This is an experimental structure of RNA (Helix 69, 71, 89, 92, 95 (Large Subunit); Helix 44 (Small Subunit)) from Escherichia coli, with 218 nucleotides shown. The work is reported in "Insertion domain within mammalian mitochondrial translation initiation factor 2 serves the role of eubacterial initiation factor 1" (Yassin et al., Proc.Natl.Acad.Sci.USA, 2011). The entry also contains Protein S12 (Small Subunit) and Protein L14 (Large Subunit), not shown here. NCBI's taxonomy places the organism under Bacteria, Gammaproteobacteria, Enterobacterales, Enterobacteriaceae, Escherichia. The depositors describe the entry as "Models for ribosome components that are nearest neighbors to the bovine mitochondrial initiation factor2 bound to the E. Coli ribosome". It holds a match to the Rfam family "Bacterial small subunit ribosomal RNA". Its family is annotated with structural constituent of ribosome and ribosome in the Gene Ontology. The entry is indexed under 70S, RNA, RIBOSOMAL PROTEIN. Released in 2011, the model rests on electron microscopy data to a resolution of 10.8 angstrom.
């Protein structure tokens, strides 16, 4: 600067990983 | 996109 | 100039339309008219 | 057909 | 160019709701 | 249910909740200027009217004040509000592991 997974309905992901 | 102004606002102002 | 493309029309008629192809519309495909879109 | 928005043609919107 | 209204006739038509034809009359953009 | 414990923050979802606020509308408390009814009061009341015992009266006229109205600005808190903030709790959301 990127790619990926993630909490009470979902959506988001503070969080974790990794290049 | 939402709000405002407008009878109606591809501009404008606030988000 | 050209007409592929576009637009406009017509041919076939599986279907939809309760039922019924063609009031309205029409798949899969087919033939053209215009010069008017996108193009060459 | 008059207008709102836009340089607009057009378009959307008010009527 | 053409609107609206009234008469025809609230009749035909219609379950109601609603609402002509044809023809005529007035007043508008 | 005692370190295979506890636990924090970002972001995301859940039961719940909500503030700030430019303007727009309305009210209270008003300022300035313009218009200003009724009425009292003031002045005129005239070869402009009515009455007269000529002294004066009435009508009428003008004027101040004046309820209220109008244009601009300000106060009330009530309303709405694009704009923005966003907090309490949570068993198996996400990324880490701050703290004990």
């Nucleotide at each position: 600067g990127g790619c990926c997974g993630u909490a009470a309905c979902u959506a988001u992901a503070a969080c974790g990983g990794u290049c | 996109u939402c709000g405002g102004g407008u009878a109606a606002g591809u501009u404008c102002c606030g988000a | 100039c050209u007409g592929a493309u576009a637009c406009c029309g017509c041919c076939c008629a599986a279907g939809a339309g309760u039922u019924c192809a063609u009031a309205u519309c029409g798949a899969c495909g087919g033939c053209g008219g215009u010069g008017u879109u996108u193009g060459g | 057909a008059u207008g709102g928005c836009u340089g607009u043609u057009c378009g959307c919107c008010a009527u | 160019c053409u609107g609206c209204u009234c008469c025809u006739a609230g009749u035909a038509c219609g379950a109601g709701a609603g609402g002509a034809c044809c023809g005529g009359a007035g007043u508008g953009g | 249910c005692a370190c295979c414990g506890c636990c924090c923050g970002u972001c995301a979802c859940g039961c719940c909740a909500u503030g700030g606020g430019a303007g727009c509308g309305g009210g209270c408390u008003c300022u300035a200027c313009c218009c200003g009814a009724a009425g009292u009061c003031g002045c005129c009341g005239g070869g402009a009217g009515c009455c007269u015992a000529c002294g004066g009266g009435c009508a009428g006229g003008c004027g101040c004040c004046g309820a209220g109205g109008g244009u601009a600005g300000g106060g009330c808190c009530c309303g709405u509000g694009a704009c923005u903030g966003g907090g309490g709790c949570g068993a198996a959301g996400u990324c880490g592991u701050a703290a004990c």